[PDB]
This is an experimental structure of RNA from Homo sapiens, with 73 nucleotides shown. Method: solution-state NMR. The entry became public in 2025. The PDB entry is titled "Solution structure or pre-miR-20a". Liu et al. published it in J.Mol.Biol. in 2025: "Structural Features Within Precursor microRNA-20a Regulate Dicer-TRBP Processing". An Rfam search finds the family "mir-17 microRNA precursor family" in it. Rfam 15.1 lists 4,687 matches to the family in 648 species. The literature on the family includes a 2001 paper in Science by Lagos-Quintana et al., "Identification of novel genes coding for small expressed RNAs". Rfam's curators write: This family represents the microRNA (miRNA) precursor mir-17, family, which includes mir-20, mir-91, and mir-103. miRNAs are transcribed as ~70nt precursors (modelled here) and subsequently processed by the Dicer enzyme to give a ~22nt product. In this case the mature sequence comes from the 3' arm of the precursor. Rfam links the family to the GO terms miRNA-mediated post-transcriptional gene silencing and RISC complex. The organism belongs to Homo, within Eukaryota.

């Protein structure tokens, strides 16, 4: 340097669970607050859905690496 062989270790792919953040609608709900106000409305907040980012755990599948004894060349 090649080779083999029982472990270890690392990337990449798929998927499943959860937390967080944007953004869009809607079954429907709640206050009507701010505001020269003169009520609602807009404006807030809730409840259901889509939708897109990152952060955490889990399972599996591929291939090519790195590690650690030892034996052959």
């Nucleotide at each position: 340097g090649g080779u083999a062989g029982c472990a270890c270790u690392a990337a990449a792919g798929u998927g499943c669970u959860u937390a967080u953040a944007g953004u869009g609608c809607a079954g429907g709900u709640a206050g009507u607050g701010u505001u020269u106000a003169g009520u609602u409305a807009u404006c807030u907040a809730c409840u259901g859905c889509a939708u897109u980012a990152u952060g955490a755990g889990c399972a599996c599948u591929u291939a090519a690496a790195g590690u650690a004894c030892u034996g052959c060349c």